[PDB]
RNA sequence: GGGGUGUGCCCGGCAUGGGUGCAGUCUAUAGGGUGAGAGUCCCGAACUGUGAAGGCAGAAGUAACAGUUAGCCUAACGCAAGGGUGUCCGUGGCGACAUGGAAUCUGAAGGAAGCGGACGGCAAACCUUCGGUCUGAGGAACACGAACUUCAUAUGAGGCUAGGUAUCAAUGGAUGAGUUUGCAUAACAAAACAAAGUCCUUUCUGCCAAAGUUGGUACAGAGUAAAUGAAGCAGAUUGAUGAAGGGAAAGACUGCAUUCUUACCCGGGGAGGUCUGGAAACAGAAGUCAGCAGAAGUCAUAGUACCCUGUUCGCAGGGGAAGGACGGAACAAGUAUGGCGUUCGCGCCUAAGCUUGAACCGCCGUAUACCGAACGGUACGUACGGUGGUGU
Numbered sequence: 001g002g003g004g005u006g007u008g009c010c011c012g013g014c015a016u017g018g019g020u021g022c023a024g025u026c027u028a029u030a031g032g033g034u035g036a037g038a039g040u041c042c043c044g045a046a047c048u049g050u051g052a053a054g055g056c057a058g059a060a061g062u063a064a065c066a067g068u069u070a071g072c073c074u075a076a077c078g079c080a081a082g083g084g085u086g087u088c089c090g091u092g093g094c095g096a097c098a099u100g101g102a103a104u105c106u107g108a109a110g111g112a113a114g115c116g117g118a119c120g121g122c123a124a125a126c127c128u129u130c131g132g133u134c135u136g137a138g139g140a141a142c143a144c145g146a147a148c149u150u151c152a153u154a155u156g157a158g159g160c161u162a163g164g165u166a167u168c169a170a171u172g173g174a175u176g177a178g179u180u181u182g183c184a185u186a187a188c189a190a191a192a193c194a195a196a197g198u199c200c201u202u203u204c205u206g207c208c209a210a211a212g213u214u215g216g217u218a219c220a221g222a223g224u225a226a227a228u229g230a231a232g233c234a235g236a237u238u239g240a241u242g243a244a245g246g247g248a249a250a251g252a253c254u255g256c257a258u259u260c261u262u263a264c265c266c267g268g269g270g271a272g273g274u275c276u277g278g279a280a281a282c283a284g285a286a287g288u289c290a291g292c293a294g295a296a297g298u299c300a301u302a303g304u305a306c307c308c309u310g311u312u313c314g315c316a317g318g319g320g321a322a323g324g325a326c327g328g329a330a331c332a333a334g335u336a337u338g339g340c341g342u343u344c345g346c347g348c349c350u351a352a353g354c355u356u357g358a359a360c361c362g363c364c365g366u367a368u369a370c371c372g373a374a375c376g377g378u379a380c381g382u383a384c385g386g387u388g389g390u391g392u
Stems, first nucleotide, its partner, number of pairs: 001188001006264001007110001009269005014111001017260011031043003046068005054208007071122003077116003082106004087102006126246006132237005138144001148232005158183001159224002166217001170213002172200004178193004270289001274285004297326003301323001306319003331357005338349004359390010369378003
C1' cells in the first nucleotide's frame, strides 16, 4: 500500500473428502556404477534458472548453487450452476406476488463436494545434534475460572520512526527459515534485516569513493499507544518450518474391496408471525433459520416426516423433527421497610418484596468443515459442552 454487511433451520441421500486391505505399475536430468540386492549408496553429461567482494546503475552469463524423481498442490487470471437489487421492460394474476429479460452487484473462509489456469510451493523409515516460529485461555493481564510459574507495565513497561554526539564489528553473491516496517490485530505485496549450517572468489562499462549502507552493546533527549513485555519449566511444528551427521529406510499412482465423515450439492418438510382477496367464512402470497438471564410448562406444522426393531408387503409395537412467540424455576446487577458490630459518625450482613438485564466482546474442550500449518480469522465458523467481561 493493499485486505470478508451474501448464506446460516429440520429430516433424508450421496464422496468427487479421509481411512484400511488386496493387486498391479513406478521413483531422483539423461545416463552410468558399487553391491546378493539400490527408490535408498557413488558418478554424472546436458538443459533451464539464479549469479558473484567498496557503493549505485547497467550489460555479460564464468565459479558455485537449484530444478529437470515416481508424483501432489497451486496464485493472478478465465469460465461459471447459482444468489441479490426500493430501478426498468415483456408475460400471468383483482391482488399479495410469479416468471423471463435488461442493468448492475455477487458466486464467500464452512458441498455446483464448481471447472479451467498455474506465478509458484511441495515430494521417502527412523536415530542423534543445531535454528526459528507457536502453544501451556480469557482478564490493566485481578477476581472469577478445567485452564503453567515469577516478575515488569498507563507514574506509558515495551516495541517501533527521523536525528545528534560515544566505542567496537562489519560490507560480494548463493542457500535460507524467520523478524521488523512509527503500534488494534493478522495476512499478502514491497523493503531492511536474518538463525543454525554450508558453497564459490569470473568479465565489461558508466557514475560515486575520507564514499555508501548495515549491525552490537552502552549514555542524553524527540515523535508515535486500540498493552503487553521479560525469564523459567514443559509441549507443538507434513505451510511436508530452516540446517548438520548417520541410515540398504521407504515413497508414489492406479484398479478393484472395505470403511468413516461433510454448512452454499440432491430430494423432502415450513409451523407461529406478516401480507393479498373477501363482509366473513374462506381462499391465496411471500417467507423462516446463528450464543449472550431461561429450567419446567404452553400454541402449531405433528405424534406428521422420519428413526430402530420385529415383516402375512398397506403391520404391530418402541422412539420421534424445523422457525416464532408465550411463560417464568433459577441466575446477574441494584435496593432495608430485616438484622448483627458501633469509638453514636457510621460500618458491615441478608434480598422476601420491588427494578433492570436492549444489544455486544470474546475465550477453551470434544466433534466437524475451511481460508492462511502456526498466528489471525470464517456470526464466539457451526453443533454440543465449559467460562469471564461490556452496558442501553

Solved structure of RNA (Group IIC intron) with a sequence from Oceanobacillus iheyensis, 392 nucleotides shown. The depositors describe the entry as "Structure of Oceanobacillus iheyensis group II intron in a ligand-free state in the presence of Tl+ and Mg2+". The organism belongs to Oceanobacillus, within Bacteria. It holds a match to the Rfam family "Group II catalytic intron D1-D4-3". Rfam's curators write: Group II introns are found in rRNA, tRNA and mRNA of organelles in fungi, plants and protists, and also in mRNA in bacteria. Crystallisation conditions: 100 mM magnesium acetate, 10 mM thallium acetate, 50 mM HEPES sodium, pH 7.0, 5% PEG8000, VAPOR DIFFUSION, HANGING DROP, temperature 303K. The entry also models thallium(I) and magnesium ions. Method: X-ray crystallography, resolution 2.84 angstrom. The entry became public in 2012. Sample source: in vitro transcription.